Context: bound to proteins that are not shown
């Protein structure tokens, strides 16, 4: 320190396991019926640290690698 570069989702809730001939539970009638978080979402993020009283944006000028990028 050349060096200007292509990649464009971050997480300390995903980031543990195991089964699809039957892992919510139960009863007996063994395919119904009952109880229950009702069995089909990992959580954030997408412009006021939050749903409001707001707030500087131009002349980068009509498309051009986002002219920037430490979420």
């Nucleotide at each position: 320190a050349u060096c200007g570069a292509a990649u464009c989702g971050c997480c300390a809730c995903c980031u543990a396991c195991a089964a699809g001939a039957c892992u919510g539970g139960a009863g007996c009638u063994u395919g119904c019926u009952c109880c229950c978080u009702c069995g089909a979402a990992g959580g954030c993020g997408c412009c006021a640290a939050g749903u409001a009283u707001a707030u500087u944006c131009a002349u980068g000028a009509u498309c051009a690698c986002a002219a920037g990028a430490c979420a």
Molecule: SR6_chain_6
Organism: Leishmania major strain Friedlin